[PDB]
Context: bound to proteins that are not shown
RNA sequence: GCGCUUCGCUCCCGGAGCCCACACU
RNA sequence: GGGCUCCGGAAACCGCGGCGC
RNA sequence: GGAGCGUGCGGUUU
Numbered sequence: 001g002c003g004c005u006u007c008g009c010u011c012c013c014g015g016a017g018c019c020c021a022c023a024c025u
Numbered sequence: 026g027g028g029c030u031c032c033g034g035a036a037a038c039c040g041c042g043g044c045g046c
Numbered sequence: 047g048g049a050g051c052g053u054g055c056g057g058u059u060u
Stems, first nucleotide, its partner, number of pairs: 001046004008051004013033008040055001
Other pairs, nucleotide, nucleotide, family: 005042cWW005043cWS006052tWS012047cWW019021cHS021023cHS039056cWW041055cWW042053tSS
C1' cells in the first nucleotide's frame, strides 16, 4: 500500500407486545 | 412467577491493534 | 447493553 476485521445467531440482561395454553363431552 | 414474538448503535468516513495479497 | 460462534478499541454524525 490494497483487502478483510461480520449477514447474523445463541445465552443472559433492559424495553415494547402477546399468552398462561394437558390441545374438548 | 414462567413461555413466546419483536427491539436493544440499523450510520458512512477517519487513527492505531489484529489476520490475509 | 454483556458472554461466546469469530481480535478487538478512540474520534465528525442515524